Background: Method: X-ray crystallography, resolution 1.95 A. The entry became public in 2020. This is an experimental structure of RNA (tRNAasp) with a sequence from Escherichia coli, with 77 nucleotides shown. Rfam match: tRNA. Clan: tRNA clan. Rfam classes the family as a transfer RNA. About the family: Transfer RNA (tRNA) molecules are approximately 80 nucleotides in length. Rfam 15.1 lists 5,335,975 matches to the family in 14,413 species. A reference for the family is Lowe and Eddy (1997), "tRNAscan-SE: a program for improved detection of transfer RNA genes in genomic sequence", Nucleic Acids Res. Chan et al. published it in Rna in 2020: "Crystal structures of an unmodified bacterial tRNA reveal intrinsic structural flexibility and plasticity as general properties of unbound tRNAs". The entry is indexed under tRNA RNA unmodified, RNA. Crystals were grown by vapor diffusion, hanging drop at pH 7.5. The PDB entry is titled "Structure of unmodified E. coli tRNA(Asp)".
[PDB]
RNA sequence: GGAGCGGUAGUUCAGUCGGUUAGAAUACCUGCCUGUCACGCAGGGGGUCGCGGGUUCGAGUCCCGUCCGUUCCGCCA
Numbered sequence: 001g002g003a004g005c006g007g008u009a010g011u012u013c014a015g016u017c018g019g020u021u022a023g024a025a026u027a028c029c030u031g032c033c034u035g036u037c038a039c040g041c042a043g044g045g046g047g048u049c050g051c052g053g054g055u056u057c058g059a060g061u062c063c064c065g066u067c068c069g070u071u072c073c074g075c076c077a
Base pairs, nucleotide, nucleotide: 001073002072003071004070005069006068007067010026011025012024013023019057028044029043030042031041032040050066051065052064053063054062
Other pairs, nucleotide, nucleotide, family: 008014tWH008022tWS009010cHS009011cHS009024tHH010046cHS015049tWW018056tWS018058cWS023047tWH027045cWW033039tHS034037tHS055059tWH056058tHS
């Protein structure tokens, strides 16, 4: 450099042929339990869905552009 895939919570990711509660796990805080602390159980906080544009009554979801990450293949050794 070409091509594919990904970009969503602190972290790793899911998100159904566009509408069907912005989710899980883990981290965090609080409560319950116990004489205590730890397990365990319950609740709570945390979101610019990378950035810009387009389609649609309606976009995290579809389309285009762009930035970053990654995989394979060039390039190089």